An RNA from Salmonella enterica: 147 nucleotides with solved positions.
Method: cryo-electron microscopy, resolution 2.6 angstroms. The entry became public in 2025.
Tang et al. published it in Nature in 2025: "Protein-primed homopolymer synthesis by an antiviral reverse transcriptase".
It comes from the structure "Cryo-EM structure of hexameric SenDRT9 RT-ncRNA complex".
The sample was in a buffer at pH 8.

RNA sequence: AUUCUCUCAUAGGGAUAACGGUGUGGCCUUCUACCUGUUAGAAAUAAUGGGUCUUCAGUUGUAAUUCGUUGCAACUGACGGGGGGGUGGUGUCAAAGCCGUUUCAACCAAGUGGUAACUUACUUUUACUUGGGUUUAUACCGUGGAA
Numbered sequence: 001a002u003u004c005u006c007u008c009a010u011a012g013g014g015a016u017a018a019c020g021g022u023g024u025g026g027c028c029u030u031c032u033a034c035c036u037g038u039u040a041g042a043a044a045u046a047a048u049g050g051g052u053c054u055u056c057a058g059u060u061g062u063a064a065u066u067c068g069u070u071g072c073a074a075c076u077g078a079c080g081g082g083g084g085g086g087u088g089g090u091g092u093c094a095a096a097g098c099c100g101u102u103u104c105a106a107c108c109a110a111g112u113g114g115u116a117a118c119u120u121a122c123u124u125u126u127a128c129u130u131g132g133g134u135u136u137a138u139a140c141c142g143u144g145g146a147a
Stems, first nucleotide, its partner, number of pairs: 003015005018143001020141002023138001025135005033052008055078005061072004083104008
Other pairs, nucleotide, nucleotide, family: 001016tWH002143tHS017144tHS019142cWW022139cWH024137cWH031032cWS041044tHS042043cSS060073tWW064065cSS065068tWS082105cWW090091cSS107117tWH108116tWH109115tWS111112cWS112114tHS115116cHS
C1' cells in the first nucleotide's frame, strides 16, 4: 500500500508489506455409436493410434394400432453468393431467354465525382467467448515494499 487499525467519519490520524488476477499443467468429477492397428496381459480389462456415421421431405410395403401415427426395414430429393469482360451451344421470322466452358477483382463495391486505410480502433434497441469446482506444480501481469 488495493493490507490492517482509529475515531470528529463523502474526512482526516497510526501500524505493518505484501495484496488481487492471467496462461499452462494437475486433480476432482461430468452427456456420448462403432470398426480396426500396436501395447500391456487376460481378454476382467485397460493403455495409447487411426478411420467412418449422425439432419429434413418424401414414396412405399407393411406390423403396431389402442383406431392415429407410429415404429420399421428398403427407397429418392435436398444441403457453400453475386458482379464485369471473351467464346460455343439453342432461342426464334427476329429475338428475350436458357444452357458452360475461359479470364479480373482482400472487404464495403449489386457503387462513387473518385477508392484506399483501420481493431487497446468505430457506433443509436447493437453487446459475449470454450461443464464446472479446487490446486502455496509451474510463468507472468497492476500497484506497493526493498533498492